The depositors describe the entry as "Modified ASL proline bound to Thermus thermophilus 70S (cognate)". An RNA structure (P-site ASLPro) with a sequence from Escherichia coli, in which 17 nucleotides are resolved. Method: X-ray crystallography, resolution 3.1 A. The entry became public in 2020. Keywords: RIBOSOME, PROLINE, RNA, ASL. NCBI's taxonomy places the organism under Bacteria, Pseudomonadati, Gammaproteobacteria, Enterobacteriaceae, Escherichia.
RNA sequence: CUUCGUUCGGGACGAAG
Numbered sequence: 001c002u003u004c005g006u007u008c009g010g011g012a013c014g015a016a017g
Stems, first nucleotide, its partner, number of pairs: 001017001003015003
């Protein structure tokens, strides 16, 4: 940096990269 998962959404967190 990236895809998924939780959330009403974001941030955190979880899993694959």